[PDB]
23S rRNA, nucleotides 2256 to 3132 from Mycobacterium tuberculosis: 877 nucleotides with solved positions. Zhang et al. published it in Cell in 2023: "Discovery of natural-product-derived sequanamycins as potent oral anti-tuberculosis agents". Among the 48 different proteins in the entry, which are not shown, are 30S ribosomal protein S7, 50S ribosomal protein L6 and 30S ribosomal protein S5. The entry also models zinc and magnesium ions. Rfam match: Bacterial large subunit ribosomal RNA. For this family Rfam cites "The comparative RNA web (CRW) site: an online database of comparative sequence and structure information for ribosomal, intron, and other RNAs" (Cannone et al., BMC Bioinformatics, 2002). Rfam 15.1 lists 51,934 matches to the family in 10,816 species. The reconstruction used 719,250 particles.

Context: one part of a larger RNA, bound to proteins that are not shown
RNA sequence: GCACUACGAGUAAAGAUGCUCGUUACGCGCGGCAGGACGAAAAGACCCCGGGACCUUCACUACAACUUGGUAUUGAUGUUCGGUACGGUUUGUGUAGGAUAGGUGGGAGACUGUGAAACCUCGACGCCAGUUGGGGCGGAGUCGUUGUUGAAAUACCACUCUGAUCGUAUUGGGCAUCUAACCUCGAACCCUGAAUCGGGUUUAGGGACAGUGCCUGGCGGGUAGUUUAACUGGGGCGGUUGCCUCCUAAAAUGUAACGGAGGCGCCCAAAGGUUCCCUCAACCUGGACGGCAAUCAGGUGGCGAGUGUAAAUGCACAAGGGAGCUUGACUGCGAGACUUACAAGUCAAGCAGGGACGAAAGUCGGGAUUAGUGAUCCGGCACCCCCGAGUGGAAGGGGUGUCGCUCAACGGAUAAAAGGUACCCCGGGGAUAACAGGCUGAUCUUCCCCAAGAGUCCAUAUCGACGGGAUGGUUUGGCACCUCGAUGUCGGCUCGUCGCAUCCUGGGGCUGGAGCAGGUCCCAAGGGUUGGGCUGUUCGCCCAUUAAAGCGGCACGCGAGCUGGGUUUAGAACGUCGUGAGACAGUUCGGUCUCUAUCCGCCGCGCGCGUCAGAAACUUGAGGAAACCUGUCCCUAGUACGAGAGGACCGGGACGGACGAACCUCUGGUGCACCAGUUGUCCCGCCAGGGGCACCGCUGGAUAGCCACGUUCGGUCAGGAUAACCGCUGAAAGCAUCUAAGCGGGAAACCUUCUCCAAGAUCAGGUUUCUCACCCACUUGGUGGGAUAAGGCCCCCCGCAGAACACGGGUUCAAUAGGUCAGACCUGGAAGCUCAGUAAUGGGUGUAGGGAACUGGUGCUAACCGGCCGAAAACUU
Numbered sequence: 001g002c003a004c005u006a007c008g009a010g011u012a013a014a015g016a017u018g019c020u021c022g023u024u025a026c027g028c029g030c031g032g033c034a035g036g037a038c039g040a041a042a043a044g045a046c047c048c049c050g051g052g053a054c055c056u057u058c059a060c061u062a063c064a065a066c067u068u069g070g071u072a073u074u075g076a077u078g079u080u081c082g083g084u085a086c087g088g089u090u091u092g093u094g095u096a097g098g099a100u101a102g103g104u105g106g107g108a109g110a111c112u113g114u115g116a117a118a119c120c121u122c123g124a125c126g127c128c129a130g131u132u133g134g135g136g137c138g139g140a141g142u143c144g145u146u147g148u149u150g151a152a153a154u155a156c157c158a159c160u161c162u163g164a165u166c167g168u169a170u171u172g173g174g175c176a177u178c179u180a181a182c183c184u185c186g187a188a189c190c191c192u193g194a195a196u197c198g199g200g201u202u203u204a205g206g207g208a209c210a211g212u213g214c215c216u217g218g219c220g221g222g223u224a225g226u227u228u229a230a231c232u233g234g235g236g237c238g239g240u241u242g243c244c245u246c247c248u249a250a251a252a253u254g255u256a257a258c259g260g261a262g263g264c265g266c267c268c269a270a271a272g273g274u275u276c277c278c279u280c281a282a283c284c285u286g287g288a289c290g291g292c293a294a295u296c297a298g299g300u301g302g303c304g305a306g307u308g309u310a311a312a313u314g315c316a317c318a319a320g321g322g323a324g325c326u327u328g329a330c331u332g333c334g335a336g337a338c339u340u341a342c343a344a345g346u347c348a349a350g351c352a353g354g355g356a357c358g359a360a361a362g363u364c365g366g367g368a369u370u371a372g373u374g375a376u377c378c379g380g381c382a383c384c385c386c387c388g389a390g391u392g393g394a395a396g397g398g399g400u401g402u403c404g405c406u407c408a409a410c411g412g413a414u415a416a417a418a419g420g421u422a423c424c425c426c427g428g429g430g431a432u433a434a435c436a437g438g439c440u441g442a443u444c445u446u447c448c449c450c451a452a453g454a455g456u457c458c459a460u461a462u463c464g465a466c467g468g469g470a471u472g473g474u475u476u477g478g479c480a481c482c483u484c485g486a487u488g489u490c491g492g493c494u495c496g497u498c499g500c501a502u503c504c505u506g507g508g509g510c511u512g513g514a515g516c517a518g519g520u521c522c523c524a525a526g527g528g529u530u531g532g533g534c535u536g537u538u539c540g541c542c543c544a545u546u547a548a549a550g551c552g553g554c555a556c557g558c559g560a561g562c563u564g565g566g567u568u569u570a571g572a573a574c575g576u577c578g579u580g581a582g583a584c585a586g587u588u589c590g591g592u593c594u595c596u597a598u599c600c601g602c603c604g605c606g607c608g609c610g611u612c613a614g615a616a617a618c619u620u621g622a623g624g625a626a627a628c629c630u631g632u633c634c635c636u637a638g639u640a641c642g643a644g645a646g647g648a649c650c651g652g653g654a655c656g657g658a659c660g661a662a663c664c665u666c667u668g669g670u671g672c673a674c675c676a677g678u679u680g681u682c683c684c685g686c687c688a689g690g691g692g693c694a695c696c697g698c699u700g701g702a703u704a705g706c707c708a709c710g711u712u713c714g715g716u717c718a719g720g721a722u723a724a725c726c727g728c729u730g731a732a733a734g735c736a737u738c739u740a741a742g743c744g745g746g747a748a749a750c751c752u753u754c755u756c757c758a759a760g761a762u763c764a765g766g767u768u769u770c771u772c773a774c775c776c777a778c779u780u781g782g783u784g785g786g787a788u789a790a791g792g793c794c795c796c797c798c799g800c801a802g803a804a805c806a807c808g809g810g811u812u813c814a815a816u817a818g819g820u821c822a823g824a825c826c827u828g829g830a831a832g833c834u835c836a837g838u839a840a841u842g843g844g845u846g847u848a849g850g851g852a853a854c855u856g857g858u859g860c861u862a863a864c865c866g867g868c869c870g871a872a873a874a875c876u877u
Stems, first nucleotide, its partner, number of pairs: 002018002006023005026608008035600003039595002047429006053421001055419002059226005066218002069215005075178008086167004182206003186203006229241003238258001242264006265410001266308001267367002272326007280304001282300005306315002309372001311370003330353004336347003342411001355364003378404007386397002436483001437481001438479003442476001444472001446470004453463002490565001491563003495557001496554005503528003506523006530544005571589001573587002575584003609760001612782001613771007623757003629657007641646001659714005667708004674701005679694006718752003725745004774786004791869004796810004816862003819858005825851003832845005
Other pairs, nucleotide, nucleotide, family: 011016tWH014437cSS014438cSS015436tWS030803tWS034597tWS037560tWH042486tWS044045cWS044434cWW045486tHH046433cWW046484tWS054420cWH056580cSS057059cWH064220tHS065219cWW068216cWW074208tWS074210tHH075180tWS085168cWW089165cWW090163tWH096101tWW098142tWS099101cHS099147tWS099152tHS100129cWS105152tWS105157cWS108145tWS108151tWS108155cHS110143tHS115139cSS116141tSS117138tWS117142tWS121134tWS122125tWS123132cWS123134cWH125130cWS143153tHS144155tWS150151cHS152153cHS154160tHS157158cSS162163cHS179208tWH180207tSS181207tHS192197cWH193195cWH220222cHS226417tWS227418cWH228419cWH244310tWS245311tSS248257tWS249256tHH250255tWW263371tWS265373tWS265408tHS267271tWS270327tWW270329tHH279318tWH281301tHS287295cWW290294cHH291294cWH303316tWS305318tWW314319tWS328354cWH331365cWH332365cWH334349tHS335348tHS339344tWS351365tWH358360tHS358361tHS374407tHS374412tSS375407tWH376405tWH388394tHS388395tHS414416tHS419581tSS421423cHS429484tHS430434cWH433484tWH435487cWW441442cHS441443tHS441473tWS441476cHS443475cWW445471cWW450466cWW451465tHS452464tWS454459cHS455461tHS458512tWW459464cWS472474cHS473475cHS480481cHS488489cHS488593tWW490536tSS494558cWW500525tHS502504cHS502524tWW503525tWH504547cSS513517tWS514641cSS514645tWW515640cWS515646tSS523723cSS524748cWS528548tSS529549tSS529550cWH535539tHS536565cSS545549tWH546548tHS547630cHS558561cHS570591tHS572588cWW578580tHS578581tHS597599cHS610764tWS613871cSS614790tWS620759tWH621761tHS622758tHS636650cWW638639cHS638647tWS639648tWH640647tHS642644tHS642645tHS658715cWW664708tWH666710cWS671702tWH671704tHS703853cWH708709cSS708710tHS717753cWS721749cWW722747tWH723746tHS724746tHS729739tWH729741tWS730740tHS731737tWH732733cHS732736tWH739741cWH771789cSS772872tWS773872tHS778781cWH788871tWH790870tHS801806cWS810863tSS814863tHS815860tWH816859tWH828848tHS829846tSS830848tHS831846tHH837839tHS859861cHS
């Protein structure tokens, strides 16, 4: 998607209308129920992967905003500080003295006759050096390589790193003032007629600031774009990611796991190369400290020591130990191989140069071997001088050698990167979790084997340790096989059904069973198995009863049957965690439950056909369905038993509880055309009498019908075969034995018996009774038609029969419905008239009037003046 869409037990992508083996079922409709069709609706909202979005922040990188300084706009005058140009310039002694110098020198007199020094002094010095001319001085050098710094006594030079310093330049930095740039949402006037705009003019202030342009530093979830790895017995948490060694690894190589063990991210200038030499550990004996074990000696010792470092494979021939010399821990190569997707990785004889050791042969391109490491890009350095943007250079590039990555997520996405989402969205996945199904059974549950004991003695009346074996699939788990284009998740209600691993009732064995009561075990599933308090609960505790208050399966039965208290969205709050967004199998309050039933299934009811003529009445029962409960009291009998207390078995009666069926006499409920009262309002012309509406206006009653709370009845008795169990007879097996031959007893379980359905029981039954009959056509047919009988149906009047349908009654020879009359019953004393009362009202006429369902009479109305169906080949014994 189909359709002439059963059920059981199986099987299957593990929950089958469609497959297997069976069982059941005549065809077609109508009204109902909701168990299934993994029913319909929504490319699951839960879980995982990928994408997105928004949110957060001490994730990354940016940006706005805010902010720093420079510079321009940007001017003038003073004052202070700094230095550069130019011109004057002075000196602070660990160690000595007629040299204050960190040094000295166009080289050691500047000198008086170009009006000498020194004491008297602050001038630097000012710490008390002692050198310099502020006023004298005194007024015609003390002064030099005269030297005792070190040869000077910066004396001519070169100015002396000149610290301290002066004057013209120059300059910037502070501070001050100014006005003229610029600023004023201070004021006044004009454009301006109307103007809280704007502009201009004047004035009052500020003022080279501020503001702005360019450059520059800071800050910057305020905004933006993004990132936030993988593995994983779902995901998260934890751990891991590259290299070396062993086992797994199955005697070549290779081989997985969140399999079992360890190591590495080095070290050595000798622990490298070469030449030569030697043999260890351990044990025994002897020997001051010295002992188990220090160094010594002698035996034994073939590898049990040692190897720089894990392990493996090796090494005593030493690769282990000792010593000498050295740098091959080379340069230019490299035939040929191992390994290998590629990229990489690994081994290599031998040639040449130049060397080391060795007498030579020879060995040497690091280390007994295998770990000690990082591709490409981009850069740095040394060398060669290869290119050199017109030419010559140069910059830059190129080659050789080499350096720079916990790129450790180690074949290395970017130079550069964390989180939340329960506000969430989209695309996928049953490739993968939550529920249920399937497998398993660790755990759980229920049995069992052996018997150490306990039980005064006694394993087995009862309980049974240590061990061992199973069942079950209702517990927690394991797996991830169906479902992600949806398989609705706890508890409750309603309706059930099955199992027995039995709670009561029934039957037994044993007993550490005197009796009453028990314990344990066996048989037994017919029926029964309560109402409440607390909690969302299941569970659990408790209350009061009971004969009893069983345990489980069925998608932890049952949401296209109901609920929605819990869980599991969005709101909010507490505690706790987080910087935050938020989070919590922590808590708390609130929080939309859709669907007209196509198929199967089930409960009811019809239509057709069949059941060898057509009909009618009454029936048998193959086979099913329903039901199945139990208590108390009394007699036996205070008997048996028992010291007593206490207290029977078995039989015989009465009254109950729960459940079920029928029914309406009673009780009680209801009552929509019954009766009465009564409120508001409107109407019937008004009074009187009534009516409409107000939930049937409300209220008091109430026959019929339907009903329960009512009435009546039931679950019994008796047979049969049996369970456990108890036997009779009785060998094999001279005995015994419930047994192998045989024959008995034995329960609410099973079959008859009671109630109901039933011949679609297609093997379609039985006993009866009625019609028992025609005509036409034809290819003469077990052929087509037509008309009938018995009978039936429709139409009609009805029902306590009823969704339609069906069923029942009646149709004039009729009491079927209605009317009508009379009863019964319900209501409760009508109207009119009259009397009494002021009136509201009351009495009489009068058990009145009104009135449905029940009963009887009555032929008044309608049941009519009618249509459609509907009866037979043979043949064989």